Solved structure of RNA from Rattus norvegicus, 34 nucleotides shown. It was solved by solution-state NMR. The entry also contains Double-stranded RNA-specific editase 1, not shown here. The entry is an ensemble of 20 models. It comes from the structure "Solution structure of ADAR2 dsRBM1 bound to LSL RNA".

Context: bound to proteins that are not shown
RNA sequence: GGUAGUAUAACAAUAUCCGUGUUGUUAUAGUACC
Numbered sequence: 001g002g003u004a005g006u007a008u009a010a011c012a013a014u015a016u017c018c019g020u021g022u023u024g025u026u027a028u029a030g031u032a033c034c
Stems, first nucleotide, its partner, number of pairs: 001034004006029010
Other pairs, nucleotide, nucleotide, family: 005030cWW016019tWS016020cWW017019cHS
């Protein structure tokens, strides 16, 4: 320097028992890989 993961936050869509969930897009950060 590049690549990647995890976490938090926002928006949309999809399903929904409206409680919630799944999916998509975006932003921020320790670290990991090369």